The RNA with a sequence from Saccharomyces cerevisiae, together with DNA, has 70 modelled nucleotides. Among the 13 different proteins in the entry, which are not shown, are DNA-directed RNA polymerase I subunit RPA34, DNA-directed RNA polymerase I subunit RPA12 and DNA-directed RNA polymerase I subunit RPA190. The organism belongs to Saccharomyces, within Eukaryota.
Context: bound to proteins that are not shown
DNA sequence: CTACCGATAAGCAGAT
DNA sequence: CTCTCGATTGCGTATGAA
DNA sequence: TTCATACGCC
DNA sequence: TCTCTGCTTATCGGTAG
């Protein structure tokens, strides 16, 4: 700095 | 004979 | 649509000094 | 022949 | 390996010249 997962509203 | 273009089935960029 | 966290960062192969 | 490390492909 | 437009373009012939 990007990708995935967990979500919350 | 034939140049041109308007009737006809299908490829590219883009999305939420 | 906005926000918070967590986690993670493909796989491969060649030259040359000794 | 190998080791060290810049390079190296669906 | 489970979504669909709008605009690249296709065949194809028909007429005054």
């Nucleotide at each position: 700095a990007a990708u995935c997962g967990a979500g919350a509203g």
Annotation
It comes from the structure "Yeast RNA polymerase I elongation complex stalled by an apurinic site, open state". The structure was determined by electron microscopy at 3.5 A resolution and released in 2025.